[PDB]
Context: one part of a larger RNA, bound to proteins that are not shown
Molecule: 23S rRNA, nucleotides 13 to 562
Organism: Pyrococcus furiosus
Parts: sequence; C1' cells; structure tokens
RNA sequence: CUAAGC
RNA sequence: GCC
RNA sequence: GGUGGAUGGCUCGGCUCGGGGCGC
RNA sequence: GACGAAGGGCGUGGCAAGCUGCGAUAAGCCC
RNA sequence: GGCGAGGCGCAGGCAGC
RNA sequence: GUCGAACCGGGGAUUCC
RNA sequence: GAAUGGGACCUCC
RNA sequence: GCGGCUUAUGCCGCACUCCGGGGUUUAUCCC
RNA sequence: GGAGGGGGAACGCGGGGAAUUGAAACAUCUUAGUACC
RNA sequence: GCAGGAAAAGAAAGCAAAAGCGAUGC
RNA sequence: GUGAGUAGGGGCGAC
RNA sequence: GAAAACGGCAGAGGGCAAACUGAACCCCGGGCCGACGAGGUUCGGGGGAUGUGGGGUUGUAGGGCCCCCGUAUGAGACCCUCGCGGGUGAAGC
RNA sequence: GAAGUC
RNA sequence: GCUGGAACGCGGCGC
RNA sequence: GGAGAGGGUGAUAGCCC
RNA sequence: GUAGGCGUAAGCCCGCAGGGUCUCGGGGGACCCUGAGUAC
RNA sequence: GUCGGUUGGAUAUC
RNA sequence: GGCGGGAAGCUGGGAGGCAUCGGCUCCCAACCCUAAAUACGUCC
RNA sequence: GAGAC
RNA sequence: GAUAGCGAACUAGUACCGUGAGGGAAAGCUGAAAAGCACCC
RNA sequence: GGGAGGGGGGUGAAAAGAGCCUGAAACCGGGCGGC
Repeated sequence: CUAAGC
Repeated sequence: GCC
Repeated sequence: GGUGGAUGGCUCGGCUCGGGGCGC
Repeated sequence: GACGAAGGGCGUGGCAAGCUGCGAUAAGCCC
Repeated sequence: GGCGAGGCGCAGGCAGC
Repeated sequence: GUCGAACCGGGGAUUCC
Repeated sequence: GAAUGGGACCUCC
Repeated sequence: GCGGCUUAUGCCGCACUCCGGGGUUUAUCCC
Repeated sequence: GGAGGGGGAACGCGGGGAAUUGAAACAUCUUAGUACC
Repeated sequence: GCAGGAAAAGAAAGCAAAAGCGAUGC
Repeated sequence: GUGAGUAGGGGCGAC
Repeated sequence: GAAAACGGCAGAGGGCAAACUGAACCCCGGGCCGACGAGGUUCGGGGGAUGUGGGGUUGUAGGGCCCCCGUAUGAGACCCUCGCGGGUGAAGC
Repeated sequence: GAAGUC
Repeated sequence: GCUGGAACGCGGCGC
Repeated sequence: GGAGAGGGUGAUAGCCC
Repeated sequence: GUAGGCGUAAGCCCGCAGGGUCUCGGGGGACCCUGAGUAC
Repeated sequence: GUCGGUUGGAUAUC
Repeated sequence: GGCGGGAAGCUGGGAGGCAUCGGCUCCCAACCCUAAAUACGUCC
Repeated sequence: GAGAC
Repeated sequence: GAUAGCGAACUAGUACCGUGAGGGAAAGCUGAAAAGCACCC
Repeated sequence: GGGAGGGGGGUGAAAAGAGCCUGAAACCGGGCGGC
C1' cells in the first nucleotide's frame, strides 16, 4: 500500500 | 470512466 | 472476459400486377 | 365423381422418428 | 419417346445394391 | 445401370379401410 | 368416406 | 348378411328416388 | 338398360333476410337487398 | 337451394317523335 | 366512358 | 339515385304451338349394300290417330290452302375419311 | 447457338 | 506482370 | 457481338459454365 | 443461358381427292291459322 | 280493384 | 307476389310517365335456344 | 412473365 | 428483406390450448474445402 | 479429471470449434485511473 461502494 |  | 442476440451483408420465401395460358 | 370423387384413418424404407411420396406389386411395377 | 454416366427424396452416415 | 439407369413428357398396372 | 346388401359407443363387424 | 358361377380357392349381383322395357305372384314383388 | 346423390379458393343464378352504426336522441329512412342462411 | 368453366341476359306487343334507330352484354 | 350526383325519391331531414 | 341518346369492344341470329298433310315418323338390338365412316335398305321389340314425321314462325303483317306465270338443265351449303398433303403440337437439340 | 482462362 | 488463401480485382495485350 | 438480359463459379467476369 | 434458329408421338386445325345428303322464284284471293284463369 | 314487399319510379317501377 | 274479378282473339290486339276521348307514331305478349366482346384465380 | 413493394 | 413479408423462407395450419364450435406459435446463416482437432498430461 | 470437460499440440488466410458470418446495449466478474 483502507474494507464495502460510485 | 477505460480495457 | 462472460450473458444476450441487435446491427450490417445475404435469400431456393412472401406481396402486388397490365398482358398471356388453363379452368371443373 | 357409382368405371366409386374430394377430405381422412392405417400401413409402406436394411439401419427410419417427422415431412414428402406411394398402397400388401406399398420413397414403388411395365411400355 | 427425350438425355447420356451416373443413381438410391428433404438429408453431408454404414453397409449394399 | 451401357440389354441405356437416375431424370423428364405420354400411356398402362397395382391402388388396404 | 355421396358410401350404396345390413349395422355402428369407435375407419370394425 | 342373402343368391348365381366356381371342385374349391375366388369372383359376379342385392341402398333410396326415378326414367325407358319385360314377367308374374299384381306383389311396386322380381329381371 | 340408364340417371340423381358428394366435392370445388374466388366468380355465377334463384329465394329468406338483422343490428350495432348515421340522422349528433329516435320511430319513415340509413346501415342494406348488406352480414349471414 | 341450383350450374359452369364461365354463368346470367339476348333478337322488340322495344327505343324515340322537325328526325329517326334497330338483339344482348361490358 | 359519359349522361350524373342530373331526371327523380326523401321526418323534402340525414341521405 | 337511374335510364335514353352519343363515343367504343365485340357482332349472329334461329326453332316451336296453330292453319294444311295423315304413319310417309322416332329409339334399342340384329342383318345386308356401302369403306370399317357418311348414307341407303330390311327384320324384331318399344313408342305413336289424346298425332310420330313433313311445312311454319310473322305486323299498315306473316304463313297454310286455291288460282296464274316460270323455274331446277343450273347454282349452293353441309356430312364422312376406307386414303393423302400441310400447319400446330411433350420431353428436347 | 460467337468471343481469353494471354 | 502485381496484391492475394483463392482473381471475377489493378496495369498491359487481344477477340 | 442479331448475343454488354440474368445467374453460378474460392472477390466485383460480354469472351470459365 | 440470352440474340437468333431447329425437332417433336398422340391430339387439334386446314386442305386435296372420292362417296352421299340437303336447299333455292314471282303475282292475286273473297277461305283458314297466329300462345287464357293470360293481358288487364 | 285491393293488400304486402321492392324501386329514383314520383296519382307514372317490378 | 297474394286475394277477389277477368276479355278480344285477325272485321284482332298492345305501348307512347294521373285517368279518359280522338289523331299520329312504333309494335304483335302470354313458348324455346344462342358463340364474341365480361367476372373470378384454386393453378401456370 | 414482371416489380421506384 | 427473418419482430418486415402470407399465420407458415424451416419435419406450419406443425407443436400446443378448449368437451365443443373453434383458437393457434417460436424456429434462417461454420468454412473456399470438414481440412469437423491426430497424439500427450 | 469419475465424467462433463481443462491445459499442451495440430487444421485453417482468419476458429469462424459445430453452444459455429458479424457479436451492439442492458446486466455481471477481474485489472487499471480517481474518490
């Protein structure tokens, strides 16, 4: 070094 | 949104 | 990339018709 | 069309279900 | 009788005719 | 199937209920 | 099957 | 189912409403 | 011995014969001698 | 209800009046 | 084809 | 809710009933002459005098019958194919 | 039933 | 001769 | 070439059929 | 295949020839006939 | 002559 | 078309848009048949 | 047999 | 020009719905040639 | 791999691979860029 989401 |  | 079957191109099928043929 | 019509039923293919065609000579027989 | 080498339907298979 | 087939036009045969 | 010698609850008798 | 032919296989005749004929049983009965 | 019987998409001939609808309603009328038999 | 490849109609007791025409059908 | 929506019919109304 | 007239397509006109004649007639089956057809002739059966056949189909008229003149000598039209020729006409070349 | 498989 | 999987295409030469 | 209508043929063909 | 041409049994059409059938003129009359429950 | 239907058919359609 | 009436019939009869009369014109019903020009398309 | 379907 | 055109370009008045009279669909396209994938995990 | 089928390898100009000319949109899954 963010999970879902747009 | 693009492939 | 999957799902689907539009679009495009195609057509041994349709539809219409002056004239011609054949009609129990 | 009674010298038996059209519509239909059922059969008929080596493997054959549908369609099409044929009728126990049955996807056919003769000139 | 016509056509003249293939044929056994839609229907591209096996076998056979 | 070349003793002319398949196919095509004409004429015949068969033609269940 | 007009169905036709006679019948159709079975296109067979 | 009913009659002729047939050895038998198996064929030919028999609906109703009429037309033109024949027979007789006068039955619309039979050819 | 000989006829008729049934079928044929549209066309033909002879008979029987409505209503929705229009009249801005409705009865003569129209639909119409039409659909259909 | 009744026919055919077509059917029906068809030859004037009609049509018209200065004249006249001359079966039916489309 | 035209005569022609004319002669003519019609609650002379729609037609 | 029309017809006549007018312009076009296409064109075509014939037979009965009756007047008169009176079995001279029609159909089915067979025979004969013809060519196997057309036609002619004959036999049997069924119809037919309650009329088969012949004739006749029309408007100031037509037709039967009667009378008179002439015509038929000639000119049509149609039926059949024992036979022949040609055209058209299936598959198709 | 004519005319290139240069 | 050229492109093309394959000439009916492009350029040339003919009937 | 009286045939340049139209179709098939491995592309769009008067002369491959 | 087209442009243009050809062939074809049966059937149909036309013709030749032979054999048959059938039809055909005018004038006059004073006689006879011309559609019935029809026209109206 | 009358009645029903039909007709543009109207005292004059069939 | 139904019902009730209903002739002449060749010296005759019918039509000419209300009825009847006369003139004129045009015709002969009450029996029958008729191709081509047309309507249609199962089909080619 | 044909088609500004 | 395949949701168009006849309802049906195709085993279409077929399959299917209603006792019946009757009602009535969807569904076209490999490639030039099947050459339609021999063998290995 | 039980099978269906998957991965190599072949055919074809092109898989156009029969669930087959092209393969749009809706919709779904992954990566990428932004929040």